[PDB]
Context: one part of a larger RNA, bound to proteins that are not shown
C1' cells in the first nucleotide's frame, strides 16, 4: 500500500495480449468446526400452482336492552353483566412483490391566485 | 304551529324450503344519536329597506304591512387612490338678501380586504331574484338552586350532532434540471388529435380530457420516432492515491400489482380484489338442479432450478385502531432454523533434570573440553497442573420460556476437552525425500510435466501457507 510477475525468442529489446494477483451484504457448491455477540434469509429460475391454519375488528358515565344468564325484587334501578342485535367507526392504513413502465415512474427545484379533503385543533345557532 | 312526534325493524318468539355447514323466505312482537316529520318562545321586538300614518323643497321624517337566516344559481355595483380655485346645480351650515334663491365655503362624508408581486369571482358589501335543503325531538355522569314542592326557574358537560371560514394530515396534477443501450432506427406526427384557436361538454380541477367549428402548425442530427433492456426510480451498495467503471428485487421514500384483462358499488377516500360484477385460463364440491375459487400477508405444501428458514409463541415493546386507559393487531417482538454475512477470540501455561547449540570461566588456541547454562529445543522423559467448554442447584432475563452473564457441586498427562484446508517446478511461500507408475494414469489457470535414475502424476516421511476458517465456479471492480 499511487506497486505487478511468468509467457513470442539461439540470444534482445518492443507492442501487444493470455495467464497469474486482490476485494466483493457477492451468489452457488466442497470439505471443515469448540465457545459465542449482533443476522441475511423462495428477488433471480415460475408476477408458477397453492390443501389447512390463521393474518380485521370494535364500548364508555354518557346512542339504543325487556337475555333469567342473571346481580338484583318494598332501590317494580332496570348503572351489574349484558351474551346478542342495531347504530356508530375503521376495513382506502399495514403488510407484501417488482410484472410492467424509457421523460414514463422518480430525483431536486418550484406552482395551485387551476383543485378536493375524513378527523384533530381555533371562532363555530334570539330566524 | 303534537312538541319534547310519525312508523317499523332487527335481536326474541313461532314456523319452513333446501345434497349443499354456503344461504335464507313466511309470520309474532320491540328501541333510537338508525329512519321520517315539525313546534313552546321557533320571537318578534330590533336593524332595514321598499308601497305606505307623514308632510318638504332637500349630508328633511315615514306610524306601519312585510320582508330580514342559511347554502344554490345568475347578473349588476363601487373594488386596494398627487393638491387648488375659477365656475354652477341643490342653495347646505352660511352668505348678499325681507325673503325666495342665487354665491361660495371648512369639518366628519369624492371612508372593502389579502399577496400586500395584481379583478383572488373566498366569505365579506349592496342590489334583482332563483330552488332545496338545513336550522340539537340525542346522550348520562352529577345534580342543584328552586319548592311558590307547582315536578315552574338552573349544573359541568358529549367519546357527542350539524352549517360557515380557518388550521391541519395529505392528495392529484403542473413546472425547470436530471433520467441505460441503439443510425443493420433520420425523420417522425392529424385510421378515429397531431399542435394551436374559439365555444362548450364532462370533472374535484386545468387542459384536445371529449365534442363543434377553425387554423396548419408540432417534432428532430443539441439523436426525434421506432427497436432493445436478463429496466421498478431514488436514498444508496461495491472497489481504487485521484479520475473513475459497476450495482442498487431487498427493510427507507415514491409507483406499480394482487392469476388475466375489463367493469362498479360503498365512501370522505377504492376504479379495492382477505369488497363485487362478467369473461378468459385453471380448479372444486355436487344427489347434476346448483354452489364456490383466488397466499406478490404469515407459517406451510407442489413446482421449477446451481439458488433460499418452524403450518412454534406473545401483544410484553414499537405503535396502530374502535364506541375504546381495558378491545385488537402471526404489523411488531419473542423463539426454533440459519459458516449469507460482521465482530469478539479456546485449544493450553509454568518447573528442575533432560538433550544438544550457544555466549559463559578457562585449558588451550586453523584443534580441543571442562566451571558450561539467562537461553533453547527435545523429552506418549517427569512432574507443578493453570484454568472454562462441559457441568448443574439455585439467581436472573422474559408476557412466559430460553441464550448470554452470575453462579454451590462436577470438569484435562493428553490416548485427552485431540483443526482443519490447499500445496511444496517456476509465476508463488515451502524436500533435486522414499516407494509405485512409465507419454501410461494423471497433473496443469498460463508456461510446461509423465515416453522404465518423475524438485509437478499415485502416495509415504516432511515441509509451507494462511486458520473457525479454506478450496472451486461464475460475476465485478483493482
Nucleotide at each position: 500500500a499511487u506497486u505487478c510477475u511468468g509467457g513470442u525468442u539461439g540470444a534482445u529489446c518492443c507492442u501487444g495480449c493470455c495467464a497469474g494477483u486482490a476485494g466483493u451484504u457477492a451468489u452457488a457448491u466442497g470439505c471443515u468446526u469448540g465457545u459465542c455477540u449482533c443476522a441475511a434469509a423462495g428477488a433471480u429460475u415460475a408476477a408458477g400452482c397453492c390443501a389447512u391454519g390463521c393474518a380485521u375488528g370494535u364500548c364508555u358515565a354518557a346512542g339504543u336492552a325487556c337475555a333469567c344468564a342473571c346481580g338484583a325484587a318494598u332501590u317494580a334501578a332496570a348503572a351489574g353483566u349484558g351474551a346478542a342485535a342495531c347504530c356508530g367507526c375503521a376495513a382506502a392504513a399495514g403488510g407484501c412483490u417488482c410484472a410492467u413502465u424509457a421523460u414514463a415512474u422518480c430525483a431536486g427545484u418550484u406552482a395551485u391566485g387551476g383543485u378536493u379533503c375524513c378527523u384533530u385543533a381555533g371562532a363555530u345557532c334570539g330566524u | 304551529u303534537a312538541c319534547u312526534u310519525g312508523g317499523a325493524u332487527a335481536a326474541c318468539u313461532g314456523u319452513g324450503g333446501u345434497a349443499a355447514u354456503u344461504c335464507u323466505a313466511g309470520a309474532g312482537c320491540u328501541a333510537a344519536u338508525a329512519c321520517a316529520u315539525g313546534c313552546a318562545a321557533u320571537u318578534a321586538a330590533a336593524a332595514c329597506a321598499u308601497g305606505a300614518a307623514c308632510c318638504u323643497u332637500a349630508u328633511g321624517g315615514g306610524a306601519c304591512g312585510u320582508g330580514u337566516g342559511c347554502u344554490u344559481u345568475u347578473a349588476u355595483u363601487a373594488g386596494g387612490c398627487u393638491a387648488a380655485a375659477a365656475c354652477c346645480a341643490a342653495g347646505c351650515g352660511a352668505u348678499c338678501g325681507c325673503a325666495a334663491g342665487a354665491u361660495c365655503g371648512u369639518u366628519a362624508u369624492a371612508u372593502u380586504g389579502g399577496u400586500u408581486g395584481a379583478a383572488c369571482u373566498c366569505u365579506a358589501g349592496a342590489u334583482a331574484a332563483c330552488a332545496u335543503g338545513c336550522a340539537g325531538a340525542u346522550c348520562g355522569u352529577a345534580u342543584g338552586g328552586u319548592c311558590u314542592u307547582g315536578u315552574a326557574c338552573c349544573g359541568a358537560c358529549g367519546a357527542c350532532a350539524g352549517a360557515u371560514c380557518u388550521u391541519u394530515c395529505a392528495a392529484a396534477u403542473g413546472u425547470c434540471u436530471g433520467c441505460c443501450c441503439u443510425a443493420u432506427c433520420a425523420a417522425c406526427u392529424u385510421u378515429u388529435g397531431a399542435u394551436g384557436g374559439u365555444a362548450g361538454u364532462a370533472u374535484c380541477u386545468a387542459g384536445g380530457a371529449c365534442u363543434a367549428c377553425c387554423a396548419u402548425g408540432g417534432u428532430u442530427g443539441c439523436a426525434a420516432c421506432g427497436g432493445g433492456u436478463a429496466a421498478c426510480g431514488g436514498g444508496g451498495a461495491a472497489u481504487c492515491a485521484g479520475g473513475g467503471u459497476u450495482c442498487g428485487a431487498u427493510u427507507c421514500c415514491g409507483g406499480a400489482g394482487a392469476g388475466g384483462g375489463a367493469g362498479c358499488c360503498u365512501g370522505a377516500g377504492a376504479a379495492a380484489c382477505g369488497g363485487c360484477u362478467a369473461c378468459c385460463a385453471c380448479a372444486u364440491c355436487u344427489a347434476a338442479g346448483g354452489a364456490a375459487g383466488g397466499c406478490a400477508g404469515c407459517a406451510g405444501g407442489c413446482g421449477c432450478g446451481u439458488a433460499a428458514a418452524u403450518u412454534a409463541c406473545c401483544c410484553a415493546c414499537u405503535c396502530c385502531c374502535a364506541g375504546c386507559u381495558c378491545g385488537g393487531g402471526g404489523a411488531g417482538g419473542u423463539a426454533g432454523u440459519g459458516a449469507c454475512g460482521a465482530a469478539a477470540a479456546a485449544u493450553a501455561a509454568c518447573a528442575a533434570u533432560a538433550c544438544a547449540g550457544g555466549a559463559c570461566u578457562c585449558a588451550u588456541a586453523u584443534c580441543c573440553g571442562a566451571g558450561g547454562c539467562c537461553c533453547u529445543g527435545u523429552a506418549a522423559u517427569u512432574g507443578g497442573a493453570a484454568u472454562g467448554a462441559g457441568u448443574a442447584c439455585a439467581c436472573u432475563u422474559u408476557a412466559a420460556a430460553u441464550c448470554c452473564u452470575u453462579u454451590a457441586a462436577c470438569a484435562a498427562g493428553g490416548a485427552c476437552c485431540a483443526a482443519u484446508u490447499g500445496g511444496a517446478g517456476g509465476g508463488c511461500a515451502a524436500g533435486u525425500c522414499u516407494g509405485g507408475u512409465g507419454c501410461c494414469a494423471g497433473c496443469a489457470g498460463c508456461c510446461g510435466c509423465g515416453g522404465u535414475a518423475a524438485u509437478u502424476c499415485c502416495a509415504g516421511c516432511u515441509c509451507c501457507a494462511a486458520u473457525a476458517g479454506c478450496g472451486u465456479a461464475u460475476a465485478u471492480u483493482a
18S ribosomal RNA, nucleotides 1 to 612 from Drosophila melanogaster: 605 nucleotides with solved positions. An Rfam search finds the family "Eukaryotic small subunit ribosomal RNA" in it. Rfam 15.1 lists 75,755 matches to the family in 2,556 species. Gene Ontology terms of the family: ribosome and structural constituent of ribosome. The family is grouped with related families in Rfam's "SSU clan". The work is reported in "Ribosome heterogeneity in Drosophila melanogaster gonads through paralog-switching" (Hopes et al., Nucleic Acids Res., 2022). Lineage of the source: Eukaryota > Panarthropoda > Altocrustacea > Schizophora > Sophophora. The entry has 77 different proteins, among them 40S ribosomal protein S11, 40S ribosomal protein S9 and 40S ribosomal protein S25.